[PDB]
Context: bound to proteins that are not shown
RNA sequence: ACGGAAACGCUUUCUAGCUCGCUAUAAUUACCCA
RNA sequence: AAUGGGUAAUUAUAGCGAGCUAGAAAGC
Numbered sequence: 001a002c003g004g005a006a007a008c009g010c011u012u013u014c015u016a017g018c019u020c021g022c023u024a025u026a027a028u029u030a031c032c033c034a
Numbered sequence: 035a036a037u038g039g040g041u042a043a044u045u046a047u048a049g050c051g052a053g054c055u056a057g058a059a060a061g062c
Base pairs, nucleotide, nucleotide: 009062010061011060012059013058015056016055017054018053019052021050022049023048024047025046027044028043029042030041031040032039033038034037
Other pairs, nucleotide, nucleotide, family: 015057cWH
């Protein structure tokens, strides 16, 4: 002879399920120049 | 008419641009 000693804020737990990078779109037009 | 040659324009345009569900539950 410490209101103190001893005591894991720890265990479990899928950022996961669904979702078309898709729609339209003649590599074309004009015909010249020195 | 020869002969030499190509020249110019557009080079992507118009959209969508995330949506929904869950948003912590059990325990000690």